[PDB]
Context: one part of a larger RNA, bound to proteins that are not shown
RNA sequence: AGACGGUUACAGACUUAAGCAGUGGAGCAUGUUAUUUAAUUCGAUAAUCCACGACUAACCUUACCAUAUUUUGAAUAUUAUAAUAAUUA
RNA sequence: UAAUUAUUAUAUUACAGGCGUUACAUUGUUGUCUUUAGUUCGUGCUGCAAAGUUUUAGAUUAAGUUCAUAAACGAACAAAACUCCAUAUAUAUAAUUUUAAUUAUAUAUAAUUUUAUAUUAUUUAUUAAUAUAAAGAAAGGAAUUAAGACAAAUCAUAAUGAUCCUUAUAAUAUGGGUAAUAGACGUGCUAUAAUAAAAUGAUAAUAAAAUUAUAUAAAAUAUAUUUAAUUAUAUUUAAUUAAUAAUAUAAAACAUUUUAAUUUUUAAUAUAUUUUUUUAUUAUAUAUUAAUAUGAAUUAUAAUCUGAAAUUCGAUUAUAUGAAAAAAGAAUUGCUAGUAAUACGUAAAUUAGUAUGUUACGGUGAAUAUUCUAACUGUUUCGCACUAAUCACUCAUCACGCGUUGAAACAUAUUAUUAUCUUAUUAUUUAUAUAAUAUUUUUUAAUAAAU
RNA sequence: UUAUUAAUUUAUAUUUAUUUAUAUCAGAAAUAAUAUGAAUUAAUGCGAAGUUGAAAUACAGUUACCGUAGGGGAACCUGCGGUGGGCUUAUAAAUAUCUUAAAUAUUCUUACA
Repeated sequence: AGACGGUUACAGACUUAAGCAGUGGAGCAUGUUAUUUAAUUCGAUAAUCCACGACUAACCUUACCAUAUUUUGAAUAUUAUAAUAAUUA
Repeated sequence: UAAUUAUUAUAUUACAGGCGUUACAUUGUUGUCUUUAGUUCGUGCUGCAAAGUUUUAGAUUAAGUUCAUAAACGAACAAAACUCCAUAUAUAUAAUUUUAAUUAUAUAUAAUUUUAUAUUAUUUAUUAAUAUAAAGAAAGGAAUUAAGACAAAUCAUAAUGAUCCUUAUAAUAUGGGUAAUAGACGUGCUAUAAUAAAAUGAUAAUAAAAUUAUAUAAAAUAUAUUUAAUUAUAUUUAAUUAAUAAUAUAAAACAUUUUAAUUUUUAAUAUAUUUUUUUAUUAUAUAUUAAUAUGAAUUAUAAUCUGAAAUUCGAUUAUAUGAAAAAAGAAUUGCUAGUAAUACGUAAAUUAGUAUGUUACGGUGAAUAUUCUAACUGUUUCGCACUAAUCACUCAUCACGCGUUGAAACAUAUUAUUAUCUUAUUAUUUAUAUAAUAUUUUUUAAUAAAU
Repeated sequence: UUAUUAAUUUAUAUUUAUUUAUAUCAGAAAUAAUAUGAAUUAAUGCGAAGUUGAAAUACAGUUACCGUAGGGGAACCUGCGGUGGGCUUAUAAAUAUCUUAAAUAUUCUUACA
C1' cells in the first nucleotide's frame, strides 16, 4: 500500500421529522411457499424474487402427463439409380 | 432424333436434433452500491526500495466543481456541458375546402440569467450570504449510472466450451397438465354513506396522446321494456388507409331531484305574510348506539359474443340470490409542485376472445419542512497478527496411524577398585642340617706289591 | 697308594626342606560405575476429523501480557503487583488606535548639486 473494526469526525439522500394518501383488518384478482397429482411443465426467490421471464395458457403457445407412432429425420457433403421441367437447337 | 442445367423422389453414412447438466467454463445483456464521485496515465520530484506527490494545508460547491497554498505540470475515463420533450421570439412553407393560422415543423436566437445600491462580514475589495429598486417569457423534465466488485440473475431471447441422450434426451397428433387447495407470505382491485354515493341533464361545458390493408366501425332498423332516451345483443354496413371517415358528444366539476341509521321522517285534518315551506293534536313506537334504499362476494336460471370447440377453464348483459365488511395490532409503503391525491377519465401493445396488469395522455389540484437518537454511503483518524484480505485466520484435548526420548517392580552383562579370600611362579628374608657334593680337613678302619 | 667308602672334619660354600615373614599371574566375595532388556505409562514430532472459543489479532466485543496462587471438558476464568509490546490516539469563550491625502507619495533608466 490496502481490506477490515461491535473504530471517530464531518457532511448528504422522501434518510429521520412534517403533511397527504395507503398496506397491516373484510371479500376478490394475480404471483410465491407448502403439499397434492399421471402431469399440476422450467427459471427468479434479502436488499437487487414475489401483475417477476409472461404485452393476453380453452386447442396452439408448451417446454409437463397418458395414449398411438416417425426413424439420415430442419442442415451440408458423398457417390449410384431413375424420371420432371426449362433453354439451345 | 439430339444435348445441357436444374431439380425432385431413394438410400447412403458422417450425422441431424436435445427447453438434458453447467451463469461456478462462457459471449451478449441487465440488477445493486450508482447521478455515486470517484478510477488512472506521461514528464518531473522525494524515499535504497515496495511506494508517495499530482489525486491539495483551508473553504467551497453538487461533483476529483471551483479558489488559496504546496515539487509539481498536464492529460484520459467519469462529473459538468453537447443531446431529446418542453419554453419564449423571429424567418419560411399552407393560394386557411386535409383549418386545428388559437395550427403544423423546418432553421436560427435566448439563460448554466443580468445588473444596481443594503447589511453582515471577510484572504479588501477582486470577495461572497442576504435585502430586492429594476429587465427578462425563462421555471421544469429524461437520456446518459465510470473502475471495481456481490462466482448477483440469465445455458428457457438466441449463440456457445466441455460433457451427457442417438428407436431417445430426437418427431407428430388426440386429449389432460400449467387452473389443484390445509395453514403462510407479497403486490393490487372493490367496500364499509351525508367534507358523499346513485338518476337526469340535445343550439350536446371543457382535453391530450394514439390506432385503423392480418382494419374500422357513423347514422339507421329490430328486439330485452313500456312514449322516448340510456345500456346490452343482433341487421345493414356509410365514409377513411386517413392533419379529411371511425374508434369518440372525456369524465370529474357545476344546477337539480333523491338518500337508510334519523320521531332529523311521512300521512290526516287545522293553520298563515317561511308555502318546493312552519306551527298545532293525533298515527308513523317491540320500542335509539351498528346490521340499509351501503357493499356485490357466492349461487339458480334464460340468453349472447369469439372460435371447429368454453366441460375440466373465456368474457357478457337479464331476472332472482345479497355473504364478510361498522376504517382496521406490533409494524409499514410512495410522494417536496403541476408532485401526492382523485367514485377523473382517455389511447396503445399482447388477441379469433379475455385485464383488478403493463406502457402512454390529458382534467382538477394540495400541505409539510431548517434542532433527534438511529440506517446507508463519500471521504477522513485510530488499530491491525487480514492480503483470493473478517465468509480472513486460529487456540487446545478428545478421537485416527507412524517416529524418538524419559521412568521403572526389577533382570543380564562389561570394566575398575581396594583396610578382603585363597594363589602358580619367581624375588628379598630369616633360619638347622650323616648335611645332599665336595672343599675342608681330628682325621680313622682298611686298601694295594714288585715290597 | 690316596682316593674310597663308611663314616668323623668344617667352616667354607653349598641345597631342599625353608624355619618366619613380605611382594607377585590368576581367579572368590564385595564397592562403584557404565551397556542392554522390562509388564505398565509420560512426553512430545509428524501426517487427517469433531467440542468450545464472549481463545487472540478491531475498543477482537471482559485491554493484552509478565510473575505468582487457586479453580475449570479444553481453549482458559479469577485474585495481587508490574509493563505498554493501548489510550501523547494529544488541536480556541476574550472582540485592537489620531496628523499635515497629495500643488507633496505613487514617476524617476547614471542624472545629482
Entry title: Translational activator Aep3 in complex with mRNA and the yeast mitochondrial ribosome. The RNA (15S mitochondrial rRNA, nucleotides 986 to 1649) from Saccharomyces cerevisiae W303 has 653 modelled nucleotides. Among the 74 different proteins in the entry, which are not shown, are Small ribosomal subunit protein uS12m, Large ribosomal subunit protein bL35m and Small ribosomal subunit protein uS2m. The source organism's lineage runs through Eukaryota, saccharomyceta, Saccharomycetes, Saccharomycetaceae and Saccharomyces cerevisiae. The structure was determined by electron microscopy at 3 angstroms resolution and released in 2025. The entry is indexed under Mitoribosome, translation, RIBOSOME. Primary citation: Bridgers et al., Nat.Struct.Mol.Biol. (2026), "Translational activators align mRNAs at the small mitoribosomal subunit for translation initiation". It holds a match to the Rfam family "Bacterial small subunit ribosomal RNA". Gene Ontology terms of the family: ribosome and structural constituent of ribosome. The family has 99 seed sequences and 42,628 matches in Rfam 15.1. The literature on the family includes a 2001 paper in Science by Yusupov et al., "Crystal structure of the ribosome at 5.5 A resolution".